[PDB]
Context: bound to proteins that are not shown
RNA sequence: UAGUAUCUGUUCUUAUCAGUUUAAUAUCUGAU
RNA sequence: GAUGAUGUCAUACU
Numbered sequence: 001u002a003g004u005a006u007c008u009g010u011u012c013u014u015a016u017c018a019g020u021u022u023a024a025u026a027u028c029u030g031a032u
Numbered sequence: 033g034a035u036g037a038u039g040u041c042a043u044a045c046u
C1' cells in the first nucleotide's frame, strides 16, 4: 500500500416529564 | 479527582 495509536481543533439549553435503549448515564423519539 | 466521542486535522507504528 490501508488499519491502529498520539497531539491540535470541535464537542450541541444550569428550562420540565414520558417512551426505545443503557449496568447507569449518554443517544434517539413525543409532550410542556 | 473522574479526558470520553468525532474529523478536514497533522505526526508515528504495522
Stems, first nucleotide, its partner, number of pairs: 002046005009038003015032005